[PDB]
About this RNA
The RNA with a sequence from Homo sapiens, together with DNA, has 24 modelled nucleotides. NCBI's taxonomy places the organism under Eukaryota, Craniata, Boreoeutheria, Catarrhini, Homo. Method: X-ray crystallography, resolution 2.9 angstrom. The entry became public in 2022. It was solved together with DNA polymerase alpha catalytic subunit. Crystallisation conditions: 0.8 mM zinc sulfate, 8.8% v/v PEG MME 550, and 50 mM MES pH 6.5. It comes from the structure "Crystal structure of DNA polymerase alpha catalytic core in complex with dCTP and template/primer having T-C mismatch at the post-insertion site".
Context: bound to proteins that are not shown
DNA sequence: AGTCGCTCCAGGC
C1' cells in the first nucleotide's frame, strides 16, 4: 500500500 | 431490517 476480514463512531 | 461518510485493527502478499 493493496486486499480480505473484523470493529462503531459520525452525520 | 432507516441513509451514507470516515477511521481503526489483524493479517496475508
Nucleotide at each position: 500500500g493493496c486486499c480480505u476480514g473484523g470493529a462503531g463512531c459520525g452525520c

The 2022 paper behind the entry is "Structural and functional insight into mismatch extension by human DNA polymerase alpha". Keywords: DNA replication, DNA polymerase, T-C mismatch, RNA primer, DNA template, human protein, DNA polymerase alpha, TRANSFERASE-DNA-RNA complex.